[PDB]
Context: bound to proteins that are not shown
RNA sequence: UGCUCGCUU
DNA sequence: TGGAAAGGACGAAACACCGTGCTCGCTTAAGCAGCACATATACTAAAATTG
DNA sequence: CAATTTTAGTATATGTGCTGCTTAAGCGAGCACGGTGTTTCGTCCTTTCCA
Numbered sequence: 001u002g003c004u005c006g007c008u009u
Numbered sequence: 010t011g012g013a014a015a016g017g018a019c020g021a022a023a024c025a026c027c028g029t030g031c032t033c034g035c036t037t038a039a040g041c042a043g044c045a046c047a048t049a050t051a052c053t054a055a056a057a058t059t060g
Numbered sequence: 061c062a063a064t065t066t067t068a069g070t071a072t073a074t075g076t077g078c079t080g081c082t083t084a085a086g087c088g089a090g091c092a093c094g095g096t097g098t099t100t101c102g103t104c105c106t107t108t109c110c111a
Stems, first nucleotide, its partner, number of pairs: 002091001004089006010111005017104007025096002039082004045076003049072012
C1' cells in the first nucleotide's frame, strides 16, 4: 500500500 | 588411512517468454431499478388493380 | 375512372440484457505480494594420488 478478519459506535 | 587436486556435475541465482502441465470450463446469479434496443408487428395510409 | 386489396412505412408498444447503486465511522491484528524454463556461475565432492 491492498485486502481480510474480529470487534465499540 | 588421512590430507590433496584437476575435472564435473549439480544446484542456485540472474536474463527472460508463455498462458495452464493438456490449451477448459465452472457456478451463482445478492436485490431492485431506471435507462436501452430488438423485433415485431400492427395499423394505417398510399398506390396498383379489376370492374 | 374509382373502390378494394396489398404492401410498405414508420411508429409505437412490450420485453430482456446492461449498468448502477446498497450508513457513519474508530479501533486492533495477520498476511502476502506470478514464475518458469534457460543460461551462467560457484562449489564440493566421485575417484586417483602422497605420505